[PDB]
Context: one part of a larger RNA, bound to proteins that are not shown
Molecule: 16S rRNA, nucleotides 1821 to 2703
Organism: Homo sapiens
RNA sequence: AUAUAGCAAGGACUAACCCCUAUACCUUCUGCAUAAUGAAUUAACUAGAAAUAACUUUGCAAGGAGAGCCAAAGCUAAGACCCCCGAAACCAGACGAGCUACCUAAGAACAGCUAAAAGAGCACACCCGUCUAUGUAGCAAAAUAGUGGGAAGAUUUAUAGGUAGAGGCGACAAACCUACCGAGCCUGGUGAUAGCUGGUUGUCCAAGAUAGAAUCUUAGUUCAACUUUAAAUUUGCCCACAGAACCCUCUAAAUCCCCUUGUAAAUUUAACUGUUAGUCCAAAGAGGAACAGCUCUUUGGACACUAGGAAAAAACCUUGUAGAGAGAGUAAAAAAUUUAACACCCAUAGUAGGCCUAAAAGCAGCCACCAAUUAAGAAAGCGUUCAAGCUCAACACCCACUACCUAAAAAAUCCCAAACAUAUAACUGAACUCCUCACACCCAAUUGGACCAAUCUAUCACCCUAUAGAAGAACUAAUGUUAGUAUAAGUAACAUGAAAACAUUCUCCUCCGCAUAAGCCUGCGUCAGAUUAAAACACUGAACUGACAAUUAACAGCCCAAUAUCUACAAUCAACCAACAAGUCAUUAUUACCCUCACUGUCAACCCAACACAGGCAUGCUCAUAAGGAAAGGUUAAAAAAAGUAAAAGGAACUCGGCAAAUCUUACCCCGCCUGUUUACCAAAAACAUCACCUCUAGCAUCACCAGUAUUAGAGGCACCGCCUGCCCAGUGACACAUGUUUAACGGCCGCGGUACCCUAACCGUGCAAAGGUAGCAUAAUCACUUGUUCCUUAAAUAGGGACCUGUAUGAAUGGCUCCACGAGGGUUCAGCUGUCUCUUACUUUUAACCAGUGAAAUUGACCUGCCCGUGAAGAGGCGGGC
Numbered sequence: 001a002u003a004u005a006g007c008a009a010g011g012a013c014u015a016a017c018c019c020c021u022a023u024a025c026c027u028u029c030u031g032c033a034u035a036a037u038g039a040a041u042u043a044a045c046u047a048g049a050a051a052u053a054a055c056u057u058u059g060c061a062a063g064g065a066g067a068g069c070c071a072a073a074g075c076u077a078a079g080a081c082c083c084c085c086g087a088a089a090c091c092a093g094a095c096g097a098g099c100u101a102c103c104u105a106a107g108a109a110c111a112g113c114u115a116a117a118a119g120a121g122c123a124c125a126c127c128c129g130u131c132u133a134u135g136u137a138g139c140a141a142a143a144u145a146g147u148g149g150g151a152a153g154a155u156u157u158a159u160a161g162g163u164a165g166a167g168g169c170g171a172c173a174a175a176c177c178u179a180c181c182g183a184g185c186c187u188g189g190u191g192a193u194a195g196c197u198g199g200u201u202g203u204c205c206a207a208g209a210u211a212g213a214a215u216c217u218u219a220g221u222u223c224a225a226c227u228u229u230a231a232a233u234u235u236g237c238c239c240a241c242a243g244a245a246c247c248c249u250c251u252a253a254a255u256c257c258c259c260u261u262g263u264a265a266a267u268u269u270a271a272c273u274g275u276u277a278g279u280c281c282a283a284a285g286a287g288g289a290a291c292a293g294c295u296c297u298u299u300g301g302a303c304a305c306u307a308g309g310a311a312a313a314a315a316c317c318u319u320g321u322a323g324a325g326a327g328a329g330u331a332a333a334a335a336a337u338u339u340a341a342c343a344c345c346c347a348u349a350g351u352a353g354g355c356c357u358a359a360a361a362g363c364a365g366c367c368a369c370c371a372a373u374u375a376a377g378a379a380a381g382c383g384u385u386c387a388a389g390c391u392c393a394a395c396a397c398c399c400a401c402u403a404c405c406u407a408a409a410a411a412a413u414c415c416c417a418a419a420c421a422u423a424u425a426a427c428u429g430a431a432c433u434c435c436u437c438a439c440a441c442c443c444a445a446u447u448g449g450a451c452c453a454a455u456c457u458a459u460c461a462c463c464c465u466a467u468a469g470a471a472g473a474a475c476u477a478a479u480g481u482u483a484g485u486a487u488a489a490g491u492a493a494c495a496u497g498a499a500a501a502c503a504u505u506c507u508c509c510u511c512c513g514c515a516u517a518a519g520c521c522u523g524c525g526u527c528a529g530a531u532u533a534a535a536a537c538a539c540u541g542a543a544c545u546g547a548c549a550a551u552u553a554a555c556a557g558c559c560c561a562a563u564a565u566c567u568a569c570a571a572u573c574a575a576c577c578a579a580c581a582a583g584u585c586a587u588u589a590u591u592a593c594c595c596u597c598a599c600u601g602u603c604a605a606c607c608c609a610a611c612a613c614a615g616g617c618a619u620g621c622u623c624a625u626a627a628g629g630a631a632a633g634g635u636u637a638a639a640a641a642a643a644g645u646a647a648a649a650g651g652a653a654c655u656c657g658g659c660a661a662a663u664c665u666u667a668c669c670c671c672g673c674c675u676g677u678u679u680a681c682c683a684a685a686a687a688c689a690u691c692a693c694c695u696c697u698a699g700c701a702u703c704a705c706c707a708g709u710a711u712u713a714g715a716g717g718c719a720c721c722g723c724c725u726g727c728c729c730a731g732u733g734a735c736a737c738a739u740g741u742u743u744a745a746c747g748g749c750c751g752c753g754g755u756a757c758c759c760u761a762a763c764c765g766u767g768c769a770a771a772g773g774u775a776g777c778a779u780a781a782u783c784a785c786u787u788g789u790u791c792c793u794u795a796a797a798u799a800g801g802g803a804c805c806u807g808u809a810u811g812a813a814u815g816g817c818u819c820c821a822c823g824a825g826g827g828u829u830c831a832g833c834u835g836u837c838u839c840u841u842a843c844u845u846u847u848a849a850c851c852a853g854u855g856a857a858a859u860u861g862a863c864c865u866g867c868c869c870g871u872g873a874a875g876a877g878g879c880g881g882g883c
Stems, first nucleotide, its partner, number of pairs: 007861001009021003023876001025038001027036001040485006055079003059075002063070002083199002086196001090189004095184001101163005107157003110153001112122003119674001126150003131146004165181001167177002202451006212223004225275002228271010243256002278303010307318003323437003327434003333428001348372001350370001355365001377392001380391002455470005486860001493854002497506003507630003513621004523603001525548005535540001555601003561591004580583001607616002633851004641846007649838002653836001658833001667828004671823002676688002693717006722817003726749003731746002733742003750767005776810001777807001788804005863877001866883005
Other pairs, nucleotide, nucleotide, family: 008863cHS008864tWS013015tWS015016cHS024039cWW025477tWS026037cWW029031tHS029873tWS030278tSS030314tWS032036tHS032873cWS033872cWS034873tWS046478tWS047199tWS047475tHH048200cWS049050cHS054080cWW058076cWW061073tWS062071tWS064075tSS085197cWW087193tWH088192tWH089190cWW094185cWW096164tWH096165tWH097100tWS097163tWH097168cWS099680tWS101169cSS106158cWW110124cHS111123tWS114115cWS125151tHS129130cHS129147cWS130147cWW135140tWS139143cWS139614cSS148824cSS154675cWH154689tWS165184tHS169175cWW170173tWS171676tSS174182cHS174183tWS198478cSS208445tHS209304tWS210225cSS211224tHS217220tHS222276tWH225274cWW227273cWW238261cWW240258tHS242257tWW274445cSS279315tHS288292tHS311880cSS312870tWS314315cHH318331cSS330430tWH332429tHS342401tWW345396cWS346394tWS347393tHS353367cWW353378tHS354366cWW356364tWW357359tHS361386tHS362379cSS362381cWH362390tWH368378tWS375394cSS376393cWS379380cHS382389cWW383388tHS384387tHS416868tHS430431tSS452474tWS453473tWS454471cWH460465cWW487859cWW488858tHS489857tHH490491cHS490855tWS491856tWH492855tHS495852cWH500501tSS501502cSS501503cWS508631tWS510627cWH512622cWW519606cWS522551tWW529531tHS530533tHS530541tWH534541cWW553555tHS553602tWH558598tWW565587cWW567586tHS570579tWH580582cHS609613tWS624625cWS630631cHS639848tHS640847tWS647835tWH648839cWW651834tHS651836tHS652658tHS652659cWH652660cWW652834tWH654836cSS655657tHS663832cSS666829cWW673691tWH673821tWS674690tHS678685tWH679683tHH679684tWH691719tWS692718cWW693744tWS699709tSS700708tWW700709tWS700710tHH718813cSS721818cWW724812tWS725813cWH728770cSS729742tHS729745tWH743746cHS748771tSS755763cWW768772tWW769770tHS773774cHS773811tWS774812tWH775811tHS778805tWS780807tWS793799tWW794796tHS812815cSS835838cWH835839cWS862878cWW871876tWH
């Protein structure tokens, strides 16, 4: 502080609540409570600027006007009138290479081991950044821990300098060029432009919802149409007879025209905006599924305006024109249904009716269907292999009806008002209508009108006014601007090793430290204030105020008189040896010259990172110290989380994957020869470079190439090596101008039909072309088919490896194919051993929770902030019914 319940109130009431009614606002939309936008909240600031022509009010008037101009009532004057914020862009001129890319000058560093000799191997320092975890307003606008690649080189690195945006630089990543580069940054043009979104501020009243056409146009606009105002005039709407080809087959609801009549509107003139991204329902249609809350037309209605009803409810029904009332009559308005019984007896016969059939006898198939008894069909269902045994149809026996025909079902959180068959037809129920009184007083955009707060000015007034003129003239909203203060939150987070005499000692850490350089510039020296103030708390001192005081040159900076001339022989213990990439150090001759120790840096706990920031930072020295330091504010011993340690039995069964961890590890494949480079900050690779090979261009001197000269230089391709690189100049390009040459230039390398039982096929006929893909390899990192087929591998194999070629889209410097070595590349695997897992557990530290101190941020319409079902702008805490 609080009291069941619910947009926070209203009606009320004796009472705050309890009862009843009620789905915040703005914008945007067909339509929002919508879980669509915006908004923590307060104060202040913050958004309609003007013409032509009309209208009103004056003046004068065939003229008006203070030269210009207009004038067949005009002219002159006044009034009244057209917003705010926002891109990605473009251009000009400056500023940037203290980051980074590349380069130039002159420097520095690289322990130890193996040293094969080495863009060799292990491995520090040092450079980089593979993988994992943490972190994600973090220590950090890219870090930490572990793990990794390199580490005598194509290495890393300090200093100074150079190249700049129509650019530079680039071992091409569209890389980098001062944290945000498909083209830097700053200023200006510039108030860039935005048919797109957002916003657009006093009161009250009134009228007010649109057929279309065109359009680089359908997210807009112009003209129509509708709507508003003011004027002039006369008809407007509703409508009756008569009237509006046909043709086939119907030819419907209706329509046009239209006097009366009921009514009061209509046309024209003048001046303009806005609407031109619509929904559902009924009806006639079309498309689709005779689907859609579907799409497209037409007629009408409703909605986008009020109220009542159908549960909440846009579009269905009732109802409209505004106020007060503690009066009244009404409108629409509540869903009813419940269902299947059935007949009791009686079966002798020509005859086993003939035909057909093995048999088919009433009943396998047909023709005929007579006939005895009071009565039974040459047989209606079955039933039989054929038969037989059962019924039904038939006398006899009594006789309830022998029948209103059929017409129902299940989903996912939790059924859903409670109930009730029997006192007399009426009652309830709007903002409709009546009643007492009063009435301009309930549509978006748009339009017309009456008032009006503050302020200033003229003149009043004189406890705050009036008549006028004016204008920076009105804010519940623009992720609006600024300031204050909330919410989240007293939350996240952050501190101080121990005892004591506050002399000192103890525990632990050290990947540190001390110098110089660079950077910075007085920044834990003293005294006073500490009442205050920063100390993430405190004592009094690193997050301070004032005063005072200090860094003393030998170290290091700050240099030199000319004119000629000289300067072949690296370094590496420099000695043997051995190289290539061919190198880091020197004078002489002559003239001139006899003064001397100035000036500046000298501190610190320190620099670049917004910070007293886990980051970055050159060199020397000891590489664990003789320097330098403190992980725990106190307590507790929850969860979840982080970092470790240990773990029975099993040992990858986990998982996309042995990620991570633990142990040390065999074999194979694809790609790239290798070392190396790259997307600073999600990709390190198979990508780029690279020795090697090849193509093209160039006969040469001073500023690059190059102080070079075809064994050279430059522009490119491909990618060591090994074996090879097949055919084609038709087309394009390039070079020759003699119609050509050139593919290691851009590129391309066939088609049909006949072709033996299967297949192609050697072969043939043909057409076309420049050639028709040669070698090699092959389901590949190679369209699909495709988990191709097959063997090995496993218990199991869309995985892996080895073989086959329709690879109809392989293939030879778009290089093809093998192979050594290599690789934080991408796959498969033996063995091992592991908390990956079966299947988790225990402890420690951090975190955590409590106590003390200090103390954020995102977020926030207001909230008195429940569940189920239903509803609804179609997924409800807020609506309806329940609980």